Context: bound to proteins that are not shown
Molecule: Template RNA (55-MER); Product RNA (35-MER)
RNA sequence: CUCAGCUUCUUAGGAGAAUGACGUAGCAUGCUAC
RNA sequence: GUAGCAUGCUACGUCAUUCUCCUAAGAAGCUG
Numbered sequence: 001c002u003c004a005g006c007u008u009c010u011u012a013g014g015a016g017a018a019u020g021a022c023g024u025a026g027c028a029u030g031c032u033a034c
Numbered sequence: 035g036u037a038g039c040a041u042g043c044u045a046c047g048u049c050a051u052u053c054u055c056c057u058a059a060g061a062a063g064c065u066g
Stems, first nucleotide, its partner, number of pairs: 003066010014055021
C1' cells in the first nucleotide's frame, strides 16, 4: 500500500487539418530571342 | 517549334507555426 471513473496541468512522440513560405515535375495563358 | 522569364493552377519534397486526435510518461485534484 487497493479496484475503477472523471478532470486539470506539464513533458516527449506520431498522424491529420488550417494558413504562410521555398524547391521540383506537369498543365493554361503572357513575354524576349531565332 | 526550342531556350529563357512572368502569372495562375494540380501534385510531391521541405519547413514555419496554430488547432484537433491520440501513444506514452510525470504532478495533482475529485467521486464510490